[PDB]
Context: bound to proteins that are not shown
RNA sequence: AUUUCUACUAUUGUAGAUUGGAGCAACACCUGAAGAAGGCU
RNA sequence: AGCCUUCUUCAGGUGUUGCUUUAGAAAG
Numbered sequence: 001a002u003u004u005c006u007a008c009u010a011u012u013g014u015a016g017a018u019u020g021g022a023g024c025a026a027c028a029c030c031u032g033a034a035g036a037a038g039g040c041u
Numbered sequence: 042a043g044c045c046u047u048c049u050u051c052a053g054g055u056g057u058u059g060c061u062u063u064a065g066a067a068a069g
Base pairs, nucleotide, nucleotide: 004017005016006015007014008013019064020063021062022061023060024059025058026057027056028055029054030053031052032051033050034049035048036047037046038045039044040043041042
C1' cells in the first nucleotide's frame, strides 16, 4: 500500500473498526460586509 | 472630514457537539 478510517509492515500486504446520501440546530474562530452607539484627531 | 473601539446582524469557510430526512414498480 486500503471501499474507507486508525496503527503498521514493505509480507503481489498485515491487524482491528466500518451504513451510506442529503441536510438541520447550537457553539468557537477566521474571512467578506452592513447597521447603531460612544470616542480621537 | 478621517479614523478607532464596542455591540448586533448577514453570507461563507473550517472545526466541535448534537439532531433529522432519505434509501424497491404511484392514473384523476